[PDB]
Context: bound to proteins that are not shown
RNA sequence: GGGGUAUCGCCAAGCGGUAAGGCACCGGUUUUUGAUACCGGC
RNA sequence: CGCAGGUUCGAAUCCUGCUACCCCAGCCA
Numbered sequence: 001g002g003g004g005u006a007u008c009g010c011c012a013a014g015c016g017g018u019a020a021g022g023c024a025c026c027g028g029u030u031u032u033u034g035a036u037a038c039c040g041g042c
Numbered sequence: 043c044g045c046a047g048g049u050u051c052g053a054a055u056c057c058u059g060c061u062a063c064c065c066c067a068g069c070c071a
C1' cells in the first nucleotide's frame, strides 16, 4: 500500500420501525448418575 | 450493537471521521 473484520465470556441472527438463539456461567425444581430434563438470570 | 459525530419522527442497519484486530511481499495452498 491493498484486502477483510468489530452485536452480552465464546459463537451468531439482524439487511433503518420496540436487539433471536446456541455454548459457557449462575440461581431454582425433578432426579436412586452432583448427570439429564424443565424454568429463571445474561 | 468497537468509538465520535451526522442524516432521520426513528439508526446495530445509511453517512463521515476515528480506533483495534486479521490476511497479503512462496517457483505453498
Stems, first nucleotide, its partner, number of pairs: 001066006009023003017051001025041005044060005
An RNA structure, in which 71 nucleotides are resolved. The entry is indexed under Rossmann fold, protein-RNA complex, tRNA aminoacylation, protein translation, tRNA(Gln), ligase-rna complex. It holds a match to the Rfam family "tRNA". On this family, see Hou, Trends Biochem Sci 1993: "The tertiary structure of tRNA and the development of the genetic code". Rfam links the family to the GO term triplet codon-amino acid adaptor activity. The family's RNA type in Rfam is transfer RNA. Its Rfam clan is "tRNA clan". Rfam describes the family as follows. Transfer RNA (tRNA) molecules are approximately 80 nucleotides in length. Their secondary structure includes four short double-helical elements and three loops (D, anti-codon, and T loops). Further hydrogen bonds mediate the characteristic L-shaped molecular structure. tRNAs have two regions of fundamental functional importance: the anti-codon, which is responsible for specific mRNA codon recognition, and the 3' end, to which the tRNAs corresponding amino acid is attached (by aminoacyl-tRNA synthetases). tRNAs cope with the degeneracy of the genetic code in two manners: having more than one tRNA (with a specific anti-codon) for a particular amino acid; and 'wobble' base-pairing, i.e. permitting non-standard base-pairing at the 3rd anti-codon position. Protein in the same entry: Glutamine--tRNA ligase. Ions in the entry include sulfate.